An RNA structure from Saccharolobus solfataricus, together with DNA, in which 49 nucleotides are resolved. The depositors describe the entry as "Post-targeting aCascade Type I-A CRISPR-Cas Surveillance Complexes". It was solved by cryo-electron microscopy to 2.97 angstrom. The sample was in a buffer at pH 8. Taxonomically the source falls in Saccharolobus (Archaea, Thermoproteota, Thermoprotei, Sulfolobales).
[PDB]
Context: bound to proteins that are not shown
RNA sequence: AUUGAAAGUUCUGUUUCGAAGAAAACCCGCCUCAGAUU
DNA sequence: CGGGTTTTCCT
Numbered sequence: 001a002u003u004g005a006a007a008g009u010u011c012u013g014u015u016u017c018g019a020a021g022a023a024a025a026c027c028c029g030c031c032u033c034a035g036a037u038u
Numbered sequence: 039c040g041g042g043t044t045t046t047c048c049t
Stems, first nucleotide, its partner, number of pairs: 019049001021047005027041003
Other pairs, nucleotide, nucleotide, family: none
C1' cells in the first nucleotide's frame, strides 16, 4: 500500500518400418648434353 | 595437336 488486495493453462504421447550411382574406356605417337683443354 | 561424359530412373 494505488478499481488496488487473493489466483501455475497443469497433467499424458518415437515421424516408425525398406531401398547397390551400377555398367564401358591406354595420355600416347618421334627427340644425343654434344663438341676443344697435360 | 587432336580429343573432355555419355540413360535411366527423382519417393